The depositors describe the entry as "A new fluorescent RNA aptamer bound with N571". An RNA structure, in which 35 nucleotides are resolved. The entry is indexed under Fluorescent RNA aptamer, RNA.
RNA backbone atom coordinates (compact mmCIF):
# COMPACT_ATOMS: atom_id res chain seq x y z
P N A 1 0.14 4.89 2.86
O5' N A 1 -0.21 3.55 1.84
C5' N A 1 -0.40 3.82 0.89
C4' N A 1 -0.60 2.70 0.00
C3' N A 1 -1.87 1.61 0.00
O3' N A 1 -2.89 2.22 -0.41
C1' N A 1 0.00 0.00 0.00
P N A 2 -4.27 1.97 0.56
O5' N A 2 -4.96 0.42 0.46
C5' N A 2 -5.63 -0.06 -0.81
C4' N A 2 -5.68 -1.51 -0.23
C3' N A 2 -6.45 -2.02 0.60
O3' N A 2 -7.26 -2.01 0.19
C1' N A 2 -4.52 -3.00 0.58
P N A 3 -8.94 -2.18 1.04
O5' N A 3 -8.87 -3.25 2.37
C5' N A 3 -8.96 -4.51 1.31
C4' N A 3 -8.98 -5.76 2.80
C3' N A 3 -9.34 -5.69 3.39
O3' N A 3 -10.74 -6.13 3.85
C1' N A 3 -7.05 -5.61 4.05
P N A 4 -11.51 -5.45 4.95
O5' N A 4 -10.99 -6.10 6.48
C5' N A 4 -11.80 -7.58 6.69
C4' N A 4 -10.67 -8.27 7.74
C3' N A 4 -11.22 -7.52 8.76
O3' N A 4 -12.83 -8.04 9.17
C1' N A 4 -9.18 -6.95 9.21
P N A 5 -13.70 -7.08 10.63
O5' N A 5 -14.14 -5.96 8.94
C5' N A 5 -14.92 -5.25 9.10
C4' N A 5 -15.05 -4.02 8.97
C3' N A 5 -14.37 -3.68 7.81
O3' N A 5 -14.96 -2.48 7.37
C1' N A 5 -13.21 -2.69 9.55
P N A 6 -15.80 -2.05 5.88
O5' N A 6 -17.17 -2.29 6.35
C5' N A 6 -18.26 -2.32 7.78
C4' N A 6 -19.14 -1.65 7.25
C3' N A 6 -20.28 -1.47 7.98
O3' N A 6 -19.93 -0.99 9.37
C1' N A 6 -21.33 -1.82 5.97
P N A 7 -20.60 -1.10 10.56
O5' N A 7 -19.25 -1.92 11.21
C5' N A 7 -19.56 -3.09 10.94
C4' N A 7 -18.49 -3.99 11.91
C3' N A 7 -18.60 -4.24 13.05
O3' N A 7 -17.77 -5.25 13.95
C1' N A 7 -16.49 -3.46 12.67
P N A 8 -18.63 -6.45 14.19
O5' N A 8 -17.47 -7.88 14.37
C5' N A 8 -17.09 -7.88 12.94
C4' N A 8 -15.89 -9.27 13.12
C3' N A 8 -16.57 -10.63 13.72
O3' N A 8 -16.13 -11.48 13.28
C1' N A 8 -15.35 -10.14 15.26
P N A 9 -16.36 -12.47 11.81
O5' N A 9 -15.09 -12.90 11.11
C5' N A 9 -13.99 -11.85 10.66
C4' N A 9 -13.13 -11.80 10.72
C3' N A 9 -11.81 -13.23 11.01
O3' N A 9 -11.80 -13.66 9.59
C1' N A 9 -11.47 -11.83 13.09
P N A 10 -11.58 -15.03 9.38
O5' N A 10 -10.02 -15.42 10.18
C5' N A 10 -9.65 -17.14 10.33
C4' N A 10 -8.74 -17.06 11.11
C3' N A 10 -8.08 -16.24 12.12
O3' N A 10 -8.94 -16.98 13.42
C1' N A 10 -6.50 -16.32 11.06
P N A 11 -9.68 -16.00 14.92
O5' N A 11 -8.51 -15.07 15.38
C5' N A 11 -7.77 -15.87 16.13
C4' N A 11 -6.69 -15.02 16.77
C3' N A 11 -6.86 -14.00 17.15
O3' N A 11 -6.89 -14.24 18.80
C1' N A 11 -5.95 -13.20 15.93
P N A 12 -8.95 -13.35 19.03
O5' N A 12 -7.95 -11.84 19.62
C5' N A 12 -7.22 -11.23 20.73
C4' N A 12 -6.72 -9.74 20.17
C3' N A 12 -7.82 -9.40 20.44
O3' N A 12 -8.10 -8.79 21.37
C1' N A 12 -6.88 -8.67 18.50
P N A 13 -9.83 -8.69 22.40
O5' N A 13 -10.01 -7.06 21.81
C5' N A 13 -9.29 -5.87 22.57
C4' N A 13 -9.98 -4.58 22.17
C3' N A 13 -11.40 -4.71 22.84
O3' N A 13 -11.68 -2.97 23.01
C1' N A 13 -11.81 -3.91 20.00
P N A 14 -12.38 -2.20 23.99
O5' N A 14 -11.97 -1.18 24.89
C5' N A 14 -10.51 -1.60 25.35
C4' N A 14 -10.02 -0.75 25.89
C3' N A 14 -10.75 0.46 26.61
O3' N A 14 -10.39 0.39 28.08
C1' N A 14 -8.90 1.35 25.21
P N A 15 -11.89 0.28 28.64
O5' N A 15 -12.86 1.87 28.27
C5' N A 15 -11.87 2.85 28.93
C4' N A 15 -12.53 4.10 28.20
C3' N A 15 -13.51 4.53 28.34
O3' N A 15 -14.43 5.48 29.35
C1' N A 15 -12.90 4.61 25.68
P N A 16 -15.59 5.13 30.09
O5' N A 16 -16.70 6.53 28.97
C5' N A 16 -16.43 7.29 29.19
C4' N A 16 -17.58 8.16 28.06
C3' N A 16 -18.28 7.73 27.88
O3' N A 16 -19.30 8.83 28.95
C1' N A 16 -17.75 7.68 25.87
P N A 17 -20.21 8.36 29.67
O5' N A 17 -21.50 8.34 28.77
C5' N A 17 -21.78 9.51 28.06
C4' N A 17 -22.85 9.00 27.03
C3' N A 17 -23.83 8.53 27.36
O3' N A 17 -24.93 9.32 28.11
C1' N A 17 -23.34 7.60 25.48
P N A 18 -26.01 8.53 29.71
O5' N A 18 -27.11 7.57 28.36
C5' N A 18 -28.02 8.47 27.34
C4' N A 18 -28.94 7.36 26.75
C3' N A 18 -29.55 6.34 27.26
O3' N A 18 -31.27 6.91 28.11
C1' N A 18 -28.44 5.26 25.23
P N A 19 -31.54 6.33 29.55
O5' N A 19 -31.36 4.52 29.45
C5' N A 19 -32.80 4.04 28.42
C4' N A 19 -32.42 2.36 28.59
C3' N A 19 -32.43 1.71 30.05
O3' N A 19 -33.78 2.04 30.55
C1' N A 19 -30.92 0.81 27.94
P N A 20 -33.48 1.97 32.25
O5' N A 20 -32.62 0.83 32.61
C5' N A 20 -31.16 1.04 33.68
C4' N A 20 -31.44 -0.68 34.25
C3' N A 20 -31.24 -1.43 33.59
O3' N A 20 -29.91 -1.47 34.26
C1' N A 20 -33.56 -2.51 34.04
P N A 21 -28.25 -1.81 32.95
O5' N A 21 -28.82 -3.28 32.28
C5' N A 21 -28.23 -4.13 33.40
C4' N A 21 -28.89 -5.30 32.67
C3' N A 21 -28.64 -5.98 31.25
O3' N A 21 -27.59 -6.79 31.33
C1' N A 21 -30.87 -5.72 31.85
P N A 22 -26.74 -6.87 29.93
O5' N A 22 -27.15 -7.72 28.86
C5' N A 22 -27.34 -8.77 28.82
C4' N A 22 -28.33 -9.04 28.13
C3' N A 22 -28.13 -8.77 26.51
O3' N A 22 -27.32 -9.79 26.32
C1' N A 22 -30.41 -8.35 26.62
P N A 23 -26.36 -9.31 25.00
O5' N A 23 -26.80 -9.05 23.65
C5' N A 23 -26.88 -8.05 22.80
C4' N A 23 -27.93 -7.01 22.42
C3' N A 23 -27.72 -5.40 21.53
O3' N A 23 -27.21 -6.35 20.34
C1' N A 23 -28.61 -5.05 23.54
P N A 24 -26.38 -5.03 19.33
O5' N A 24 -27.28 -3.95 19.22
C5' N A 24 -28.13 -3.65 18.69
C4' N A 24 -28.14 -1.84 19.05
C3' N A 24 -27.19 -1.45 18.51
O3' N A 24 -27.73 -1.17 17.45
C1' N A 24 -28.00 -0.78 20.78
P N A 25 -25.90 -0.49 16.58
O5' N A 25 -25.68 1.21 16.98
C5' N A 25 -26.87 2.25 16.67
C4' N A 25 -26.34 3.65 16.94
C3' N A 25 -24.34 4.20 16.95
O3' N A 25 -24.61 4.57 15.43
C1' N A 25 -25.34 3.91 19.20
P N A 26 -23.52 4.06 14.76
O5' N A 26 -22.31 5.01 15.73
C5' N A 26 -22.00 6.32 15.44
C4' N A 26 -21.32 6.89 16.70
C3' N A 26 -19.66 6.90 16.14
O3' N A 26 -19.11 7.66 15.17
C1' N A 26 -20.51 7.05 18.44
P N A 27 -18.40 6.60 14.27
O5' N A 27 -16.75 6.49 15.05
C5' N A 27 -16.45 7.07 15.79
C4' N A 27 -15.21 7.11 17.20
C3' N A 27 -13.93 6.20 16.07
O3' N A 27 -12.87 6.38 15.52
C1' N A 27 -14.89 4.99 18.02
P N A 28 -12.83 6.12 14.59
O5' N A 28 -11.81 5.30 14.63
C5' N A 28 -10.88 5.22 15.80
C4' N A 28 -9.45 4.46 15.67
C3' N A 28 -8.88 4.92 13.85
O3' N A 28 -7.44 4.59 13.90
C1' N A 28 -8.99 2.67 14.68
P N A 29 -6.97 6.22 13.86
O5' N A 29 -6.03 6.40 15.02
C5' N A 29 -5.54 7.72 15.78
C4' N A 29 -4.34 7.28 16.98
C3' N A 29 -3.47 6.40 16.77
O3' N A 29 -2.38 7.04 16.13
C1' N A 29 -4.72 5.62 18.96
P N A 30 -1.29 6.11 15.08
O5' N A 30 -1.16 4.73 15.74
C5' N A 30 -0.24 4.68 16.88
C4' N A 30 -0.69 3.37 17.33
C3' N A 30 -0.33 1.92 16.42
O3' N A 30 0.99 1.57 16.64
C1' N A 30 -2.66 1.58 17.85
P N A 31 1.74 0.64 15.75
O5' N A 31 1.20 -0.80 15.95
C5' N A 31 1.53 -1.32 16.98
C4' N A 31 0.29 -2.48 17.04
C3' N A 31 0.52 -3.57 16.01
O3' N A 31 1.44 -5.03 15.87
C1' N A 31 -1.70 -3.03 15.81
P N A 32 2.45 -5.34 15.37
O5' N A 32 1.40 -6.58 14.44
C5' N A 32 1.08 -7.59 15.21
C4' N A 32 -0.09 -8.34 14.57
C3' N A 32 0.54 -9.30 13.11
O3' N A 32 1.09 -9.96 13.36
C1' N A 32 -1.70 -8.01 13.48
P N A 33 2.20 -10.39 12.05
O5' N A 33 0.97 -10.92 10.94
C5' N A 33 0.53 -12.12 10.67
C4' N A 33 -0.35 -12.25 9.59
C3' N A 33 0.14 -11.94 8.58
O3' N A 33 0.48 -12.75 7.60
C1' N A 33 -1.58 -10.16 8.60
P N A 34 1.96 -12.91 6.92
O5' N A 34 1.68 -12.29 5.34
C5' N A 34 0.97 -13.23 4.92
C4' N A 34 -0.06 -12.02 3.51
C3' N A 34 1.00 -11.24 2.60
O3' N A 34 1.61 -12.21 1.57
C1' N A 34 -0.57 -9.55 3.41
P N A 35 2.31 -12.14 0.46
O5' N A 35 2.19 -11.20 -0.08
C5' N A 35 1.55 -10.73 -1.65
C4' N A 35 1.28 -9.55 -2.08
C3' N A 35 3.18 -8.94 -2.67
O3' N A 35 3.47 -9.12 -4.25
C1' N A 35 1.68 -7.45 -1.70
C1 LIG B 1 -10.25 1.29 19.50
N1 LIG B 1 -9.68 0.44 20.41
C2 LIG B 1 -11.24 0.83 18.55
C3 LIG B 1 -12.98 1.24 16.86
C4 LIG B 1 -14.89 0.40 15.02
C5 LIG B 1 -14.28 -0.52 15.86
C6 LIG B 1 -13.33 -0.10 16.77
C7 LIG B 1 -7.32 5.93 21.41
C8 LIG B 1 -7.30 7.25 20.98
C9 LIG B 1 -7.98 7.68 19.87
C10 LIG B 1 -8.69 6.74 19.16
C11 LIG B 1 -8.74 5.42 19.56
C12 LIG B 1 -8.05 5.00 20.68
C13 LIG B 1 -8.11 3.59 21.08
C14 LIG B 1 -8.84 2.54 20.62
C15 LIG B 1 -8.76 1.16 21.17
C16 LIG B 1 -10.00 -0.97 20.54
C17 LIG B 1 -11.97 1.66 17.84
C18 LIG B 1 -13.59 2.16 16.01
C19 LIG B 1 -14.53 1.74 15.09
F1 LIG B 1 -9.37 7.12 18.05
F2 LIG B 1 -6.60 8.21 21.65
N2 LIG B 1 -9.77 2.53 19.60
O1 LIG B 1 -8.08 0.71 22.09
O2 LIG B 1 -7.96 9.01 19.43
P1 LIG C 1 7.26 3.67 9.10
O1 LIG C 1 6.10 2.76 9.44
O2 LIG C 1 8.38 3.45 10.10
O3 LIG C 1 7.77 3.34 7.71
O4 LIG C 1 6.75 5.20 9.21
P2 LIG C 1 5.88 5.95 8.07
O5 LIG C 1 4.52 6.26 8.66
O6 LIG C 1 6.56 7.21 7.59
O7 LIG C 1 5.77 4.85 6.89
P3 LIG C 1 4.46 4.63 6.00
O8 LIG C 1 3.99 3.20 6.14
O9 LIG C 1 3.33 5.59 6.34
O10 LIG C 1 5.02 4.91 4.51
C1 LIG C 1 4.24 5.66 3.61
C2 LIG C 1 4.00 4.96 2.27
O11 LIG C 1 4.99 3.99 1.98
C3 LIG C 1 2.71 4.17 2.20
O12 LIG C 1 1.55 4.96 2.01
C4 LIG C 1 3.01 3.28 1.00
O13 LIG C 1 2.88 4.03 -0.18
C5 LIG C 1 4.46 2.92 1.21
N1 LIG C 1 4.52 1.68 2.01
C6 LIG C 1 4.97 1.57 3.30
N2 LIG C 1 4.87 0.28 3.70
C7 LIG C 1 4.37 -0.44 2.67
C8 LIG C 1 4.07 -1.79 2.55
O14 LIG C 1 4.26 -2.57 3.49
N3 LIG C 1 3.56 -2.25 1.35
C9 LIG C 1 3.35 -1.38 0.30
N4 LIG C 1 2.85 -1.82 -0.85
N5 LIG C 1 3.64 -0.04 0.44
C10 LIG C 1 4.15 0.42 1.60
RNA sequence: GAAGAUUGUAAACAUGCCGAAAGGCAGACACUUCC
Huang et al. published it in Nat.Chem.Biol. in 2024: "Structural basis of a small monomeric Clivia fluorogenic RNA with a large Stokes shift".
The entry also models magnesium and potassium ions.
It was solved by X-ray crystallography to 2.6 angstroms.